[PDB]
Solved structure of RNA (ribosomal RNA 18S, nucleotides 654 to 1459) from Leishmania donovani, 495 nucleotides shown. Keywords: Leishmania donovani, ribosome, aminoglycoside, paromomycin, RIBOSOME-ANTIBIOTIC complex. Among the 33 different proteins in the entry, which are not shown, are ribosomal protein S31e, ribosomal protein S10 and ribosomal protein S25e. The depositors describe the entry as "Cryo-EM structure of the small subunit of Leishmania ribosome bound to paromomycin".
Context: one part of a larger RNA, bound to proteins that are not shown
RNA sequence: AUGCUGUUGCUGUUAAAGGGUUCGUAGUUGAACUGUGGGCUGU
RNA sequence: UCCCGUCCAU
RNA sequence: UCGGAU
RNA sequence: GACCC
RNA sequence: UGCAGCCCGUGAAC
RNA sequence: AGAAACA
RNA sequence: ACGGGAGUGG
RNA sequence: GGGCGUCCGUGAUUUUUUACUGUGACUAAAGAAGCGUGACUAAAGCAGUCA
RNA sequence: UGAC
RNA sequence: UGAAUUAGAAAGCAUGGGAUAACAAAGGAGCA
RNA sequence: GUUUUAAAGGUCUAUUGGAGAUUAUGGAGCUGUGCGACAAGUGCUUUCCCA
RNA sequence: UAGGAAUGAAGGAGGGUAG
RNA sequence: UCGGGGGAGAACGUACUGGGGCGUCAGAGGUGAAAUUCUUAGACCGCACCAAGACGAACUACAGCGAAGGCAUUCUUCAAGGAUACCUUCCUCAAUCAAGAACCAAAGUGUGGAGAUCGAAGAUGAUUAGAGACCAUUGUAGUCCACACUGCAAACGAUGACACCCAUGAAUUGGGGAU
RNA sequence: CCUUACGUAUCUUU
RNA sequence: CUCAGCACGUUUUCUGUUUU
RNA sequence: CACGCGAAAGCUUUGAGGUUACAGUCUCAG
Ligand code: PAR
Numbered sequence: 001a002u003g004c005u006g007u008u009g010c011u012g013u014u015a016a017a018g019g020g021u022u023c024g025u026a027g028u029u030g031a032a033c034u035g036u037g038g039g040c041u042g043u
Numbered sequence: 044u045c046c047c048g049u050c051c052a053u
Numbered sequence: 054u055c056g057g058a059u
Numbered sequence: 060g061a062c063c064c
Numbered sequence: 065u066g067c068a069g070c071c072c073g074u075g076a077a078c
Numbered sequence: 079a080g081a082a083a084c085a
Numbered sequence: 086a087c088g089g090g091a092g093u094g095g
Numbered sequence: 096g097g098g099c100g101u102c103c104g105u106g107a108u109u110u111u112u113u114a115c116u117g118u119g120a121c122u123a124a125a126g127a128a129g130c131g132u133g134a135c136u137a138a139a140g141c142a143g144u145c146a
Numbered sequence: 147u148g149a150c
Numbered sequence: 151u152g153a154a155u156u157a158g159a160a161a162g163c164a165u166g167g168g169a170u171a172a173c174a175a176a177g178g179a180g181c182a
Numbered sequence: 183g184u185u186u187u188a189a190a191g192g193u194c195u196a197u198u199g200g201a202g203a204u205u206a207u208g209g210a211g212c213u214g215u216g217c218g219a220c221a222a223g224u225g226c227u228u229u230c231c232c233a
Numbered sequence: 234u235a236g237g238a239a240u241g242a243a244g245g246a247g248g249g250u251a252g
Numbered sequence: 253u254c255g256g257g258g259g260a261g262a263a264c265g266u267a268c269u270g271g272g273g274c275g276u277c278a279g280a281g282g283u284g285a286a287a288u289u290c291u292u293a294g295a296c297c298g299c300a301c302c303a304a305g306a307c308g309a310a311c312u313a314c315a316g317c318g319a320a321g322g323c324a325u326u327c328u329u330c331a332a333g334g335a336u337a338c339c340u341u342c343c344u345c346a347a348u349c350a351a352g353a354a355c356c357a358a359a360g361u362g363u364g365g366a367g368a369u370c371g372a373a374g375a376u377g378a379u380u381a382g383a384g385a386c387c388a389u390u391g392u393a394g395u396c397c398a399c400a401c402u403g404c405a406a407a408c409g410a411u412g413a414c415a416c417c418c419a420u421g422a423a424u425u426g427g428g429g430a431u
Numbered sequence: 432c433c434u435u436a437c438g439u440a441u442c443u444u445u
Numbered sequence: 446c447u448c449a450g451c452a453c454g455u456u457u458u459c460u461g462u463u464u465u
Numbered sequence: 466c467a468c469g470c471g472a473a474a475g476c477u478u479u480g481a482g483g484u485u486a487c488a489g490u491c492u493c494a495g
Stems, first nucleotide, its partner, number of pairs: 003487001010495003013474002018492001020355004027348003032240001037070001044061001091101001112172002115167005127156002131141002143150003181236001183220003190213002245345001247341002249338003254333001258330006264308002269303003273299003279290002316323002360401006370394001374390004412491003416483002424461001426459002430455002441452001469476002
Other pairs, nucleotide, nucleotide, family: 011017tWS016495cSS017494cSS020320cSS024351tHS025350tWH026349tHS031241cWS038069cWW039068cWW040068cWW041067cWW045060cWS046060cWW051056cWS058059cHS071075tWS074075cSS086104cWW087103cWW094095cSS095100cWH114170cWH115169tWS120162cWW121162cWS126157cWW129154tHS134138tWH140142cSS141152tSS181182cHS187216cWW188215cWW189214cWW237238cHS237239tWS242343tWS243344tWH246342tWW252335cWW252427tSS253334tWW255317tSS255332cWW256315cWH257331cWW266306cWW267305cWW268304cWW269368tSS272300cWW277278cHS277294tWS278291tWS278292tHS279295tWS281288tHS282287tHS283285tHS285378cWS286377cWS287377cSS287388tWS306368tWS313324tWH321405cWS335426tSS343345cHS359402tWS369395cWW371393tHS372392tWH373391tHS378386cWH379385tHS380382tHS383385cHS409411tWS411481cHH418478tHS418480tWW420478tWH421464cWW425460cWW428457cWW429456cWW440453cWW443450cWW446448tWS467477tWS468477tHS468480tWH471473tHS471474tHS475481tWS477480cHS480482cHS
C1' cells in the first nucleotide's frame, strides 16, 4: 500500500458493531455579559 | 418623459 | 359594460 | 408631486 | 485607510 | 504644580 | 535615605 | 550654592497567575538536509588550486 | 626555495 | 587558502501581545 | 470621607569636638475632641412612630 | 434613625401557584 | 387539569369447569376420517341457582400512560408524574458517563396459599415406512397471589444520550388563547 | 422595493 | 344539577404519538 | 410529502439529512 486502528480520518437500521431501562462518581464538556473610543486635514 | 386636478363621456 | 386632449 | 445633474 | 495632536467617557484645573 | 485616571 | 554606589561621588 | 534627571545597592508603601502566541539565550560529533570542489565519473572525502 |  | 550554512522531540531560561480558554475566590447585610 | 487649622492627654534615632553615663525641649507618628474647606453610587429640610 | 444601588433572567436546569 | 401510570380496600360482569335442584331419553364427544373418552346406576341438552379460581369481550384504535419491562370493569382512597398557564421564585445549579446503585417480560427457584381453565414431563388414541412430532382425549410441574431469589428476550425502531437548523398537506391526544 | 393591523356557525340544557 | 355547564365549528399556539 | 443522503432497500423537522466542502458535547461497541 491500509481513512483495514481513523487526532487529522473509519464504521455501528439491514453487512461485524447502541450496550434492557433509569440514577450516578471519577472523567471529559459546559450559556450570555463588564470594551477596544473621538476630533481636525487629506484620500 | 411620466403621474397627480379644472373642459369631454355612462 | 371599455375614450380624450394636457 | 416624481426624476435630470 | 493615511499620518499627526487628544485630562483618551465627563467631570475638575488654567 | 493641584484633582481625574493611572503603577 | 547609603560614599565602602559611578575607572579617586555622573 | 539650587533645579533637572540617571546608575548601583537598602529600607517603608495593597494583590494576579496559567495555557496560547511573537522574538530571543542556551543546546557533541557521526547521521539528515547542502555550499563549494572533474578524487577519471559515482558511492565518497574535506580537501586542495595556481606560477 | 610560495601564493590564496 | 577552504572546511559556508540549516533543521533536530518535549521540558528548562528571558522577554511582549492580551482574543480565546483555564486556575483561584466570591454568593454580594456574609458590607471596606 | 478626603483635606485645611490650632488644641488636650499619653507613648518606647540626629546634634552639643570624641567616646561613656545621666537629661529636659523638640520632629514625625497615638487616640478622645472642637473647628475651616470640598465631595458622596442613591434626597436627613428624609424616613417611621406620635400629636 | 446605615438600610435602595443590584449585569441579566438562557425558546439551559430547579422550585412554586393554578385548573 | 389529563391518562389502560402506580399502591391499597371493597363490589360487579358474563364465561370455562364442577356440583346438586328441575325435566328429558340414546347417544354425546372428537376428527381430514377415526379411535381413546363420557353415557339407561340419565352422559350430551335445557332452565334457574350455587361454589371456587382466573380474566375484564365488543367499545379497542398506526389512541392514551409509563424510565424501560409494562398497564384495559366499577366505586371509595394514598402518594406521585408530565404537559400547559404565569410580568411568581431562583440564578449556572448543567450535559454525558468507567466505578457504584435501583428497577427488569416469560420461563425458572425457595417458603407458604390457591388450584377454575389452559397445560412442559408422562399416559392413551391416530397418522406414518418409522412418529419419540404435528392432530384427538387427558394430565404433573407450572399458570394465579404473598414474601424472597434470578437478571439469560427479536428487552426492537434490529436505530445511545443532550442541543442546533430543517419544505409541505390531511389528521390525532392533552393544555391554553380568540369568535 | 417587501403593508400600520380585522372573517364565526351548530344543539343539549333542573 | 360534580352546570356561569357539555360537545362541536373556524382559527392561533405549546407538548406528545404518528401519516402521505 | 421538498432538499439532501445511501451500495441499495429505504430514511427525511420523528433523519439514516445538515459529511472527502470530512471538528457542537459526551459515551458504548466493531
Ligand atoms: C399546529 O399545526 C400548530 N403549528 C402548533 O402550534 C400546534 O401546537 C401543533 O399543530 C400541534 O399539532 C393548521 N391548519 C396548520 C398548522 N400548521 C397546524 C394545525 O394542526 C392545523 O390545524 C393541527 C392543530 O394542532 C389541530 O389540533 C389539528 O390540526 C386539528 O385537526 C388542534 C389542537 N391540538 C386542539 O387543541 C384544538 O382544540 C383543535 O385541534 C380542535 N380540537
It is bound to paromomycin (PAR). Rfam match: Eukaryotic small subunit ribosomal RNA. The family has 90 seed sequences and 75,755 matches in Rfam 15.1. A reference for the family is Yusupov et al. (2001), "Crystal structure of the ribosome at 5.5 A resolution", Science. Gene Ontology terms of the family: ribosome and structural constituent of ribosome. The work is reported in "Atomic resolution snapshot of Leishmania ribosome inhibition by the aminoglycoside paromomycin" (Shalev-Benami et al., Nat Commun, 2017). The entry also models magnesium ions.